The RNA from Streptococcus pyogenes, together with DNA, has 241 modelled nucleotides. The structure was determined by electron microscopy at 3.2 angstrom resolution and released in 2024. Lineage of the source: Bacteria > Bacillota > Bacilli > Streptococcaceae > Streptococcus.
Context: bound to proteins that are not shown
DNA sequence: GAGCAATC
DNA sequence: AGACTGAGCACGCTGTGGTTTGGTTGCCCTGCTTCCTCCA
DNA sequence: TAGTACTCTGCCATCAGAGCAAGCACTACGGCCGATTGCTC
DNA sequence: TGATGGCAGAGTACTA
């Protein structure tokens, strides 16, 4: 370094559960005023729903995903739009057929010379770096 | 004497 | 493991050859394209 | 003169937790690591 | 977890 590993982080899917919250209704309000109005008492709790709802009747599903327009289709899904140039306040104008003649620029192929660089064999040399051997 | 901690 | 000597190795440079790729430079071709008139 | 009607201006917005399991994507390292050493108890 | 569409509410005008 490759690989192997773990150790952590973030994020995504998915099941099971918890406490709260909101809504409606029960908790007998009371005195003095026709009344509005005032003064006192009271507060803590429960039920029920938590997406309307569906049909497949399950102790199930119901908020992610994906989606212009027109045709053709049950769907799934699949066809549907001329170019090229001056330009520039959400885009605006202009041109767009062939034939022939002249004139010019461009790339590509091939074929002969000069030349660089690579790569492989051999030697050789600077450095450095394993390993042998000798001393410690 | 037994252990955790490098030191690479 | 510290130093020395030596082989065999890597990493770079260098000398000779072989070989192959490229390149210019010169002469042809083949082709594309681009500018102007004169008429359906 | 009252009923629709349309413009505008501040207010509003269900919330906390606790396990389990599976991938993925990314960043830190370690590793081969044996014997020597340190220190601590 | 800020946006940003809804909703109540006041406030102003046009018709019948």
């Nucleotide at each position: 370094g490759g690989c192997c590993g773990u150790a952590g982080u973030g994020c995504u899917u998915g099941c099971u559960c918890u406490g709260a919250g909101u809504u409606u209704u029960a908790g007998a309000g009371c005195u003095a005023g026709a009344a509005a109005u005032a003064g006192c008492a009271a507060g803590u709790u429960a039920a029920a729903a938590u997406a309307a709802g569906g049909c497949u009747a399950g102790u199930c599903c119901g908020u992610u995903a994906u989606c212009a327009a027109c045709u053709u289709g049950a769907a799934a899904a699949a066809g549907u739009g001329g170019c090229a140039c001056c330009g520039a306040g959400u885009c605006g104008g202009u041109g767009c057929u062939g034939g022939a003649g002249g004139a010019a620029g461009c790339a590509g192929g091939g074929c002969a010379a000069c030349c660089a660089a690579a790569c492989c064999a051999c030697a050789g040399c600077g450095u450095g770096c394993u390993c042998a051997g000798u001393c410690u």